[PDB]
Solved structure of RNA, 22 nucleotides shown.
Primary citation: Zoll et al., Rna (2007), "Breaking pseudo-twofold symmetry in the poliovirus 3'-UTR Y-stem by restoring Watson-Crick base pairs".
Released in 2007, the model rests on solution-state NMR data.
RNA sequence: GGACCUCUCGAAAGAGAUGUCC
Numbered sequence: 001g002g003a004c005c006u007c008u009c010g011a012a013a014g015a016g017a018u019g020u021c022c
Base pairs, nucleotide, nucleotide: 001022002021003020004019006017007016008015009014
């Protein structure tokens, strides 16, 4: 110096919780 995991609520759309690797 950079980056990722599952889901609640929801008209659409989208707001958001939790530690860790080269």